[PDB]
Context: bound to proteins that are not shown
DNA sequence: ATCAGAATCCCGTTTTCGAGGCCGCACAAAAGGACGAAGACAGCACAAGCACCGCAAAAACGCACGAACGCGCAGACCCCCGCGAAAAAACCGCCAAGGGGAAAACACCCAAGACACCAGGCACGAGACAGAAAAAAACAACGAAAACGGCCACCACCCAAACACACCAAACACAAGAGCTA
DNA sequence: CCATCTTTGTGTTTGGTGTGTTTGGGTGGTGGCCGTTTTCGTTGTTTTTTTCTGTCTCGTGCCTGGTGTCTTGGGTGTTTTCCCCTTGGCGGTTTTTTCGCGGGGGTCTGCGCGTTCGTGCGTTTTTGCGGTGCTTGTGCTGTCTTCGTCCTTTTG
DNA sequence: AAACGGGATTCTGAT
C1' cells in the first nucleotide's frame, strides 16, 4: 500500500521398442 | 400318409502382451428473405413573362420680332430781331466788433405718481363644414354718342392816342402796450 | 383779467404826376355749328363656377386691477449769454448804354417712326415606350421507388 | 482373410 493467480480434446494411420 | 432321419448347405466369431513419437484430420458453403439507406422524379416555394399606368416629345394655336407702305416732322438756308452779356457807377444792407444790460438757462436737491409688469378673466374673431349666390364669360343687339370734315363769323390782337387811378413823399393822428389797482 | 393816464410809432390821409388802363378801328383765325360714320357701351340671356352666408367650437388676445419705482417734475440761486444799439466797413445787388451771340421765322427735302402682316418662336391634347406587380411557370427540392447488408434455409 | 461349430431347409427311405 502493496502483491496475485490456475489446467486438456478426440478419432483414425503409420513408423518403432521388449518379448 | 407319418414323424423322423440324414444329407448339403449358409451364417457368426474369433486372430498375444505391454509401450513410446509423429502425423492428418474434426459439415460446406451457397441462396434467398427481412429492415435501413439512395436515386429517379414530381412538389413546394420562389423566380420570371406578360401586362398595364403612366410620362417624353410632336403638331395645333396664340404670341411676338421683322418687312414694308407710306407720311410728316426734322433738318438746313438766309435773314432779322432781341436776349443775354460787359463795363462803370452808386447806394444800401448785412457782417464785425464794442459795450451796456438784464432775463433766462442750468445744476443740484428733494417729492410723487404714472408706466411697466404680473395675474386673472372674458368674450370675440378664427376655423371648417354645409348651403346659398351671383358673378363671370360668352353672345347677339340698339342706339346714344364720340371723331372728323366742312363752313361761317364773331371775338380777341395790334398799333396808336390820351388821360385819370394808383404810386412816392409827407404830414399828423390815436390804438392800445407801458406800468400800477382792484 | 379789465381798466385808466400816459407814449409812441406805424395807420389813415392828401397833392403831384407818370404810367397804366381806357378808347378807337382794322385783321385773322379759333371756335361754335350741324352733319356723317361707325366704334363701343348698355342692357338682357344662359351654365358653369366659385365665393360669399352662416352657423357651432373654443383658442388666445383685449381688457381690468395692483406694486413699486424710478423717472420726471418743482423750486432755488447763480452766471451768463443773448438782446438793444451804435458805428464803420465793404462788398454786392441794382441800373444805364451798347454790341453781338443766339434763338426764331419761311420754306424744301427726304428719312425716320407709325400701322399692318407674314413668319419663327412659345404653350396645350395625343401617341406609344418604358417600368413593375400580377399571372405563369420553375430551383431547387422529399417522395416515392428502389439498392443494400445481415440473418436463417439446407442437398449429398 | 481363413478355420470352425452350430443351425437351418429340404428331402429320402422306410414303417
Nucleotide at each position: 500500500u502493496c502483491c496475485u493467480u490456475u489446467u486438456g480434446u478426440g478419432c483414425g494411420g503409420c513408423c518403432u521398442c521388449g518379448a